The RNA (tRNA) from Escherichia coli K-12 has 75 modelled nucleotides. Rundlet et al. published it in Nature in 2021: "Structural basis of early translocation events on the ribosome". It was solved by electron microscopy to 2.53 angstroms. Among the 50 different proteins in the entry, which are not shown, are 30S ribosomal protein S20, 50S ribosomal protein L35 and 30S ribosomal protein S19.

C1' cells in the first nucleotide's frame, strides 16, 4: 500500500440502509421479612 | 455516541478526511 471490521454511561456490552441511544454491573435509596440473608423496584451516567 | 466536515426535514446509523485498534493479503530506495 489493498480489502474488511471495531471505537457507545464509571465498567462490560446491545442498538445503526436514518425517525431523537438502551441493558447488565459500581454506587445510593426504597420495598419485602418478626428480623438477617436471598430476592424485587427506582435513580445516576454519555 | 473516536474527532471533524458534508448529505438529508432529521445521522451512532450514509459518505469524505484524520486518530487509534483488530483480521487477512501485498511490500527488492
Nucleotide at each position: 500500500g489493498c480489502c474488511c471490521g471495531g471505537a457507545u454511561a464509571g465498567c462490560u456490552c446491545a442498538g445503526u440502509u436514518g425517525g431523537g441511544a438502551g441493558a447488565g454491573c459500581a454506587g445510593g435509596g426504597g420495598a419485602u421479612u418478626g428480623a438477617a440473608a436471598a430476592u424485587c423496584c427506582c435513580c445516576g451516567u454519555g | 455516541c473516536c474527532u471533524u466536515g458534508g448529505u438529508u426535514c432529521g445521522a451512532u446509523c450514509c459518505c469524505g478526511a484524520g486518530u487509534c485498534c483488530g483480521g487477512g493479503c501485498a511490500c527488492c530506495a

The depositors describe the entry as "Elongating 70S ribosome complex in a hybrid-H1 pre-translocation (PRE-H1) conformation". Rfam match: tRNA. By type it is a transfer RNA. A reference for the family is Hou (1993), "The tertiary structure of tRNA and the development of the genetic code", Trends Biochem Sci. From the family's description: Transfer RNA (tRNA) molecules are approximately 80 nucleotides in length. Rfam links the family to the GO term triplet codon-amino acid adaptor activity.